[PDB]
RNA sequence: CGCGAAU
RNA sequence: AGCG
RNA sequence: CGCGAAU
RNA sequence: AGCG
Numbered sequence: 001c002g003c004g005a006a007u
Numbered sequence: 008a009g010c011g
Numbered sequence: 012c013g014c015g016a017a018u
Numbered sequence: 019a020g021c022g
Base pairs, nucleotide, nucleotide: 001022002021003020007017009014010013011012
Other pairs, nucleotide, nucleotide, family: 004018tWS004019tHS005018tHS008015tHS
C1' cells in the first nucleotide's frame, strides 16, 4: 500500500 | 455510517 | 434486500 | 481482526 471479516 |  | 464510506 |  492492497484485499478485507466483524461492525 | 450513509444511501437506493 | 441491494449498494456502500470507514478499517 | 485476519490476509497478500
The PDB entry is titled "Structure of R-GNA dodecamer". An RNA structure, in which 22 nucleotides are resolved. The structure was determined by X-ray crystallography at 1.18 angstroms resolution and released in 2017. Schlegel et al. published it in J. Am. Chem. Soc. in 2017: "Chirality Dependent Potency Enhancement and Structural Impact of Glycol Nucleic Acid Modification on siRNA". Crystallisation conditions: Oligonucleotide (0.6 mM), sodium cacodylate (20 mM, pH 6.0), potassium chloride (40 mM), spermine tetrahydrochloride (6 mM), and 2-methyl-2,4-pentanediol (MPD; 5% (v/v). Keywords: Glycol Nucleic Acid, GNA, RGNA, RNA, RNA X-ray structure, Nuclease Stability, modified RNA.